Record summary:
Keywords: azithromycin, antibiotic complexes, mutated 50S subunits, RIBOSOME. The RNA (23S Ribosomal RNA, nucleotides 531 to 1365) from Haloarcula marismortui has 806 modelled nucleotides. The entry also models magnesium, potassium, sodium, chloride, strontium and cadmium ions. The structure was determined by X-ray diffraction at 2.4 angstroms resolution and released in 2005. It holds a match to the Rfam family "Archaeal large subunit ribosomal RNA". The literature on the family includes a 2001 paper in Science by Yusupov et al., "Crystal structure of the ribosome at 5.5 A resolution". The depositors describe the entry as "Crystal Structure Of Azithromycin Bound To The G2099A Mutant 50S Ribosomal Subunit Of Haloarcula Marismortui". Crystals were grown from: PEG 6000, KCl, NH4Cl, MgCl2, Kacetate, pH 5.8, VAPOR DIFFUSION, SITTING DROP, temperature 292K. Among the 29 different proteins in the entry, which are not shown, are 50S ribosomal protein L37Ae, 50S ribosomal protein L13P and 50S ribosomal protein L44E.
Context: one part of a larger RNA, bound to proteins that are not shown
RNA sequence: GAUCGAGCGACAGGGCAUACAAGGUCCCUUGACGAAUGACCGAGACGCGAGUCUCCAGUAAGACUCACGGGAAGCCGAUGUUCUGUCGUACGUUUUGAAAAACGAGCCAGGGAGUGUGUCUGUAUGGCAAGUCUAACCGGAGUAUCCGGGGAGGCACAGGGAAACCGACAUGGCCGCAGGGCUU
RNA sequence: GCCCGAGGGCCGCCGUCUUCAAGGGCGGGGAGCCAUGUGGACACGACCCGAAUCCGGACGAUCUACGCAUGGACAAGAUGAAGCGUGCCGAAAGGCACGUGGAAGUCUGUUAGAGUUGGUGUCCUACAAUACCCUCUCGUGAUCUAUGUGUAGGGGUGAAAGGCCCAUCGAGUCCGGCAACAGCUGGUUCCAAUCGAAACAUGUCGAAGCAUGACCUCCGCCGAGGUAGUCUGUGAGGUAGAGCGACCGAUUGGU
RNA sequence: CCUGUCAAACUCCAAACUUACAGACGCUGUUUGACGCGGGGAUUCCGGUGCGCGGGGUAAGCCUGUGUACCAGGAGGGGAACAACCCAGAGAUAGGUUAAGGUCCCCAAGUGUGGAUUAAGUGUAAUCCUCUGAAGGUGGUCUCGAGCCCUAGACAGCCGGGAGGUGAGCUUAGAAGCAGCUACCCUCUAAGAAAAGCGUAACAGCUUACCGGCCGAGGUUUGAGGCGCCCAAAAUGAUCGGGACUCAAAUCCACCACCGAGACCUGUCCGUACCACUCAUACUGGUAAUCGAGUAGAUUGGCGCUCUAAUUGGAUGGAAGCAGGGGCGAGAGCUCCUGUGGACCGAUUAGUGACGAAAAUCCUGGC
Numbered sequence: 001g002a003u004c005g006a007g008c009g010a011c012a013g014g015g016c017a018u019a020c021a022a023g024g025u026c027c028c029u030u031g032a033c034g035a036a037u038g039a040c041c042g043a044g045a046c047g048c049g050a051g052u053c054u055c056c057a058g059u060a061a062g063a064c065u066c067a068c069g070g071g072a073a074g075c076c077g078a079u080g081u082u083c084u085g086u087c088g089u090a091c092g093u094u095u096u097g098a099a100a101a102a103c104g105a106g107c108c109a110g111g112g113a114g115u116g117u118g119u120c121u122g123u124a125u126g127g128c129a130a131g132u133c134u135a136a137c138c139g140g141a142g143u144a145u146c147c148g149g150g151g152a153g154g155c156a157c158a159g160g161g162a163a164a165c166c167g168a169c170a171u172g173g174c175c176g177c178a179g180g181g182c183u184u
Numbered sequence: 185g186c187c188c189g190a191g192g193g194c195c196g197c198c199g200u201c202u203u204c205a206a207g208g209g210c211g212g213g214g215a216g217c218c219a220u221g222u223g224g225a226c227a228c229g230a231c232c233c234g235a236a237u238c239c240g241g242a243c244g245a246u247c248u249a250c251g252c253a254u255g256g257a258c259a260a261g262a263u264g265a266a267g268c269g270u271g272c273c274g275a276a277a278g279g280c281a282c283g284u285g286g287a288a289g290u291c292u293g294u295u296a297g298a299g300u301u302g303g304u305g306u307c308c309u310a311c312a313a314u315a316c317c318c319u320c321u322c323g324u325g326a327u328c329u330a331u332g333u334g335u336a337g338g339g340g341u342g343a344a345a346g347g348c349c350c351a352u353c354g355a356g357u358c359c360g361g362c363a364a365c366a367g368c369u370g371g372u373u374c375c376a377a378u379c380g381a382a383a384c385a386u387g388u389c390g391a392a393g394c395a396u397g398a399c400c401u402c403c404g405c406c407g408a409g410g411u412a413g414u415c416u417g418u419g420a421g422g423u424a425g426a427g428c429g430a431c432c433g434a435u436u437g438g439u
Numbered sequence: 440c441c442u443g444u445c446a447a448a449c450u451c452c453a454a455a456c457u458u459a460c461a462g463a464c465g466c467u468g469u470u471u472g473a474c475g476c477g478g479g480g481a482u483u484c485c486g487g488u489g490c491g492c493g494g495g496g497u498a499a500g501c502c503u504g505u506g507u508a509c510c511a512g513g514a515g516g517g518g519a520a521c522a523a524c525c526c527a528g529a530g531a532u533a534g535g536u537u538a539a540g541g542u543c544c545c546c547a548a549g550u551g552u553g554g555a556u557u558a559a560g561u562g563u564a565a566u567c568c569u570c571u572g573a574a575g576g577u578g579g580u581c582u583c584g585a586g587c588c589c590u591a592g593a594c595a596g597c598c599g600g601g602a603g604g605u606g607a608g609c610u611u612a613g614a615a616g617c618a619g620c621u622a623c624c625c626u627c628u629a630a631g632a633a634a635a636g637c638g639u640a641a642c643a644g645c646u647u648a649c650c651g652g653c654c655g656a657g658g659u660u661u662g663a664g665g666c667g668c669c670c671a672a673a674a675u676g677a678u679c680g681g682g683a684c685u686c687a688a689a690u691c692c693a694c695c696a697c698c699g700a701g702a703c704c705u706g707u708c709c710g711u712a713c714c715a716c717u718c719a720u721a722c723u724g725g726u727a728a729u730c731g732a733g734u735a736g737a738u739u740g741g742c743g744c745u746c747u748a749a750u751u752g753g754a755u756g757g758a759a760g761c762a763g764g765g766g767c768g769a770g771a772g773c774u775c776c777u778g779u780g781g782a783c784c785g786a787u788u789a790g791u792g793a794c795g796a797a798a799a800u801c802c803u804g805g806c
Base pairs, nucleotide, nucleotide: 009087010086011085012084013083014082015081016080017079018078023076024075025072026071027070028069030067031066032065037061042055043054044053045052046051091104092103093102106806107805108804109803110802111801116228117227118226119225120224121223122222123221124220125219126218127217128216131155132154133153137149138148139147140146159166160165169196172195173194174193175192179188180187181186182185197212198211199210200209201208202207231371232370234368238361239360240359241358242357243356249335250334251333252332253331254330255329256328257327258325260292261291262290263288267284268283269282270281271280272279273278297322298321299320302318303317305316306315337353339349340348341347374741375740376739377738378737379736384397385396386395387394388393400480401479402478403477404476405475409467410466411465413464414463415462416461417460418459419458420457421456425452426450427449433445434444437441438440486510487509488508489507490506491505492504493503494502495501515526516525517524530708531707532706533705534704535703536702540698541697542696543682544681545680549695551694552693553692554691555690556689562684563683575669576668577667579666580665581664582663583662584661585660586659587658588657596653597652598651599650600649602626603625608620609619635646636645637644709731710730711727712726713725714724715723742795744792746790747789748788749787750786751785752784753783760779761778762777763776764775765774766773767772
């Protein structure tokens, strides 16, 4: 649940349902506080009229939060389901435009897509610095690690020129940020 | 307010090339090298899958095409060529009649066997990846058929249809090259915070793609201005409108 | 001379407007470093729509420009639904007030007020491929203006009169208001044409003009505006979203009060940025009217998985896994309880990487 309507829900709020544990709150009187907002009534004054203005008054009220007193233990949360309100035509992709009468998937589990070498160019961190790094390889050893050695060679330390060939400011002037100084 | 002011900015000057000359280019007041993480590029499979190829070496003529060897098969009937005979006619050549004979890529035929016209029937997750039934064609020949045998892939075989070569043919099959390449389609898996586009311009065998710009973002540097709005000033401009006895060219009539 | 017209490729003229530079005001920048410079990384080079201005085309939900705002990549409110039309740009939660739009019901708020129009269900339809309705016509109705006539009796209707010269002349067989041509004169009178329209073979006949009466109040011509009507034919079942509405629930002029967003105002909290303090990017305090949407993409912090190492823990007094359930965190995900299970399992820090799936006519297995 056999009178009723379809992206299956999100957020609100009700029904019914609930062993413990791992959550413990929740409801009503009253009172305190009280943002924006913000009256009724009454009195006075206007308007053809619906109605408006002034005062009452930025008052009563006003979300949250708290205190007193009373109450709930399926009772509050939460969970399952269902009902009501509001919004709502999946997802992903393609596309100017997708609920799409564009494409994919029956369902579920597992599987399933920026990796390596070399070179180059940045960047962050770290060592050393006019330097820096070792490669192969050698010795040791605790024997693929690791300690010592190895500077061959590379890049940097000067450039320009097809080449021949030649070969530069360890600062001369002025602005001026940061910082420093002064009697600001 | 005044000094000193690294870094930075603007100049000088210096090296070299070109240089009668001049003017230009490049370079110059010491920062690099290595390591580790990470961003990005290029070659390689290069985020992953995705297709028609091309090439190499092999394996197939158990299917099928064509040839060859050795075997086999074709009820029955119809028609009645040549040749031959007899008779008649004829001088002969021959002719005519009847008979005999039994030819043929000949006829009829669900003989066997081969084939496959129509039903656009039945079937169409079939009995079957080519089937079933009726109908139909050939059936002594360029015939059908078994077995054996030969020809092999840019090659065979082909009474030629690009047909066939084992459900594979406008170039078989298998494995390899191979993770082929694509500018084309699809997909690319955890949370959050800041900023936030372009769908345009130039070049391109370029327009389904790239590169360079525009634009987005991140980092470092610089150090005092900036200008999306308005007002005013100094300038730029010929669209709307209007007009053409202002050009120009259209476009009415009258005395 | 005068008189009638035009121009994208004409200009004697000439805007709005756009634009260079400068000053001023505004805004902004000097701890949020603007403007600018250098470098790394892109994405992108099918666009679309509204409005304004276009050019082509009969046109188009057409093609191709341009400026701008929007969709794309933009929620929420309204528009029946509805990428780009209206409001509106949006952290969470909460109270309040509005915007567009709406207030008869469906449906929150008016069967609101003063006044007028419409009788067609016109209409209840901003914009639009989407809502049609045209040229032409209308004594449907409402409102406003101008001219003329009128109680010395208008407009219309009805009654009466509409008379003679003379059947004008001409033409003609004839024509006598009325075939045609010309002329169109005067008597009686309160009127009455040399006849406005029918009629006859021609007459006749019937009326118009014109005059009188009856009657008694506005009439007549023309201009303008509002709403509506005709013009108005289509295919499954009619429509303004529907119901349905008529002194409206339509339309126009005014006006009153309300409803109604995430906008705006307001409390608390979160993030981000900046400021003060600080070693801190840990706290604490402060500022944001001038912060809070986002596809591609750039930048940055964090969650989970495997195994290694160091430091350090748990487990037969019950590990991992699984099932159901409780708590925390915006979240990735962390953690606890109970049952099952029956032997392994973490945390922190530094590493490591055949590290995260809803999708690929994805693969395999199961259903």